[PDB]
RNA sequence: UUCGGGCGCC
DNA sequence: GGCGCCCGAA
Numbered sequence: 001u002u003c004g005g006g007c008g009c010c
Numbered sequence: 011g012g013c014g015c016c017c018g019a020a
Stems, first nucleotide, its partner, number of pairs: 001020010
C1' cells in the first nucleotide's frame, strides 16, 4: 500500500 | 457508500 477477518461512527 | 480502530496476508 492493496486486499481480507472484525468492531465502531456518519 | 464513507471514514476510524484492531488484526492478518501479498